Source information
Solved structure of RNA, 28 nucleotides shown. The entry is an ensemble of 10 models. It comes from the structure "RNA Bulge Loop that Specifically Binds Metal Ions". Gu et al. published it in J Phys Chem Lett in 2016: "NMR Structures and Dynamics in a Prohead RNA Loop that Binds Metal Ions". Sample source: Transcription of RNA using T7 polymerase. The structure was determined by solution NMR and released in 2016. The entry is indexed under RNA, bulge loop.
[PDB]
RNA sequence: GGACGUUAAAAGGCUUCGGCCUACGUCC
Numbered sequence: 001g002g003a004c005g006u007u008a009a010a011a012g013g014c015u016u017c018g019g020c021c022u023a024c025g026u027c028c
Base pairs, nucleotide, nucleotide: 001028002027003026004025005024012021013020014019
């Protein structure tokens, strides 16, 4: 820099309650 995949704690937190945020393994 690029590509791909399963699972679990934030089924919790922050806020102007409108809204927003966090994680792993493999290969080149």